[PDB]
C1' cells in the first nucleotide's frame, strides 16, 4: 500500500428522550 | 439544542490480511 475487524471521539442520516 | 439508540463516513488506539 489493499481490503476487514475491535474499542474510542467527531460527520451526517433516523427515532428516543431532557 | 443537548442526551441515548442504530445506520453511514470520518479521525484515533489496538489487531487480522494480501
Nucleotide at each position: 500500500c489493499u481490503g476487514c475487524u475491535g474499542c474510542u471521539g467527531c460527520u451526517g442520516c433516523u427515532g428516543c428522550u431532557g
Source information:
Shown are 36 nucleotides from a PDB entry: RNA. The structure was determined by X-ray crystallography at 1.58 angstrom resolution and released in 2005. The depositors describe the entry as "Crystal Structure of a Pathogenic RNA: CUG Repeats".